[PDB]
Parts: sequence; C1' cells; structure tokens
RNA sequence: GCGGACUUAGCUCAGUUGGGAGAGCGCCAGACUGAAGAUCUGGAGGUCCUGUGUUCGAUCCACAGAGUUCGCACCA
Repeated sequence: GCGGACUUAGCUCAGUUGGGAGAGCGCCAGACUGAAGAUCUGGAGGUCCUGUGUUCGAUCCACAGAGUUCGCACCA
C1' cells in the first nucleotide's frame, strides 16, 4: 500500500430477502431458604466507532477517516 475480519448495551457476542433491538456474565427488587450454593421472574444500562449521500426509514446500502489482527513484493 492491497484484500479480508473485529469496531455494539459495565464486559463477551448475535442481528441485511434493509421495517429499532436480544442472550449470558454484572446491579437492584421479589419466590423456598438452620446459614450459604444453585434455580426462577421483573427492571436500569446500546444516537450500534465517527462523518457524508440513497430511502418514508442505515445496525445491516455506497465512500472517506480513526484503533487491533491476518498473508504479500516493499526502486525518493
């Protein structure tokens, strides 16, 4: 410099035949509880890395930038 992957709720991930949001580990309140462990139910915490255009509507569309990794020959 190419080509490709991770950029997301406190943390790890999922999620284009584009129609707004989940799972677990964390916090709080409840269910039995000699004390714990374990189980079950309900909430808070996501403007999805950012900016620019299509669409009635980009998390998945197109380009650019910013951190990480992966192979390549690297004529100032």